[PDB]
């Protein structure tokens, strides 16, 4: 240099992912704000393996 495992810590709006999927909420709507799952993209350590 690479992979796997594991747990941590940072993004995501405005990249994939059907608006990523579900759902709250405020709204007369049209839009706005929120959560969760997932997903994806990183930093740093730890083990196993190349």
């Nucleotide at each position: 240099g690479g992979c796997g495992u594991g747990g941590u810590c940072c993004g995501u709006u405005c990249a994939a992912c059907u608006c990523g999927u579900u759902c709250c909420u405020c709204g007369a709507a049209a839009g706005a704000g929120g959560a969760a799952c997932u997903a994806c993209g990183g930093g740093a350590g730890a083990c196993g393996c190349c």